Solved structure of RNA with a sequence from Escherichia coli, together with DNA, 113 nucleotides shown. The depositors describe the entry as "Mfd-bound E.coli RNA polymerase elongation complex - V state". Among the 5 different proteins in the entry, which are not shown, are DNA-directed RNA polymerase subunit omega, DNA-directed RNA polymerase subunit alpha and DNA-directed RNA polymerase subunit beta'. The reconstruction used 103,000 particles. The 2021 paper behind the entry is "Structural basis for transcription complex disruption by the Mfd translocase". The entry also models magnesium and zinc ions.
Context: bound to proteins that are not shown
RNA sequence: GGAGAGGUA
DNA sequence: GGGTATTCGCCGCGTACCTCTCCTAGCCCGCAAGTATCCTATTCCTTGCAGCGGT
DNA sequence: ACCGCTGCAAGGAATAGGATACTTGCGGGCTAG
DNA sequence: ATGGCGGCGAATACCC
Numbered sequence: 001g002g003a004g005a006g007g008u009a
Numbered sequence: 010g011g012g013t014a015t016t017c018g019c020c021g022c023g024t025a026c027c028t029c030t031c032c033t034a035g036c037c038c039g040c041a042a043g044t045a046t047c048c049t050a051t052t053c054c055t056t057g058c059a060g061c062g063g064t
Numbered sequence: 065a066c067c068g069c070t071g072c073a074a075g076g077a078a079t080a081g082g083a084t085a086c087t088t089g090c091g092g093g094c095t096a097g
Numbered sequence: 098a099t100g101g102c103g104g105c106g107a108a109t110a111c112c113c
Base pairs, nucleotide, nucleotide: 001032002031003030004029005028006027007026008025009024010113011112012111013110014109015108016107017106018105019104020103021102022101033096034095035094036093037092038091039090040089041088042087043086044085045084046083047082048081049080050079051078052077053076054075055074056073057072058071059070060069061068062067063066064065
C1' cells in the first nucleotide's frame, strides 16, 4: 500500500 | 439499399470514521523415465569322460 | 575282453541384476518477489 | 465460469 470481515452515525 | 428490431457490452450504483486478519513464486536438487556401459553371481547348454551292457 | 550306450559332470556362454553416467522432465523446500 | 439491474448507444439480424 491492497483485499476480506465486522461495526458507529 | 435501408429502415426496424433485437442484442450486446460499457457505465453507474452515499459520506465520514473505527477494529481485526492476511497478504510468494521461482529456482536448485533429487526423484522419475529412457538410453548406454561395466561388474559380479547364477543358471543353462554343450561336450567329454567313467561306469555298465551287448556280443 | 572289446566296443556301444548313457548318466553325470565340468566348462564356458548367456543371462539376471546392481552400480554408474548421459539426456529429458517435475515437484518440494527454502529463500530472493 | 454459472444470485444484479437500468440506461443507452452501437453492432448486428432481419425483413422489405